[PDB]
Context: bound to proteins that are not shown
RNA sequence: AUGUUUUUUUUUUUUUUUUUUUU
RNA sequence: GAUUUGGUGAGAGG
DNA sequence: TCATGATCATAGGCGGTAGCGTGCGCCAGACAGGG
DNA sequence: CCCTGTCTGGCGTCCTCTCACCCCTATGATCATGA
Numbered sequence: 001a002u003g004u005u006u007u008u009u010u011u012u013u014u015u016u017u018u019u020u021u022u023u
Numbered sequence: 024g025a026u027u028u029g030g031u032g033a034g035a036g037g
Numbered sequence: 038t039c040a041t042g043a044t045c046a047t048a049g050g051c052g053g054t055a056g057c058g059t060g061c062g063c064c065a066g067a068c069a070g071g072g
Numbered sequence: 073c074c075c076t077g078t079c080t081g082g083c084g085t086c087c088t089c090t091c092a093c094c095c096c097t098a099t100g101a102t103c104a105t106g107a
Base pairs, nucleotide, nucleotide: 029094031092034089035088036087037086038107039106040105041104042103043102044101045100046099047098048097061084062083063082064081065080066079067078068077069076070075071074072073
C1' cells in the first nucleotide's frame, strides 16, 4: 500500500371420545 | 340441611 | 390388727343323681317289609 | 323284584289394631365391725 480473492441451502387457503360399578 | 329402630305369643275388627 | 360375716356386683344355656312329650290332617314319594 | 306298608317331608287366607314380655340366681370379692 491493497482488495468483486472461494461462489451453497425455506411464497397461497374448509371439523376424530364433556357425568355415572358414587360416597 | 338431612332423616333413625326387632322377633315371640296371646286377643279384637273386616 | 386380723378374721369373719354380710352385702353388692358380675357372670351363662332341659336340671338332674329322670323325664318331660299325649287334642290335626291330607297328599306324596321314597324307603323298606313280606312274600 | 313286586307289591304294600310305613315314614317323614311338605302344606294349611288377607289386612289392620291393641296389650304384655324380653334373666334371676349363685359365687366371689371387698368392706366393715368386732374381738

The depositors describe the entry as "Escherichia coli transcription-translation coupled complex class B (TTC-B) containing RfaH bound to ops signal, NusA, mRNA with a 24 nt long spacer, and fMet-tRNAs in E-site and P-site of the ribosome".
The RNA (mRNA with 24 nt long spacer), together with DNA, has 107 modelled nucleotides.
Among the 59 different proteins in the entry, which are not shown, are 30S ribosomal protein S4, 30S ribosomal protein S13 and 50S ribosomal protein L19.
Molodtsov et al. published it in Nat.Struct.Mol.Biol. in 2024: "Structural basis of RfaH-mediated transcription-translation coupling".
Ions in the entry include magnesium and zinc.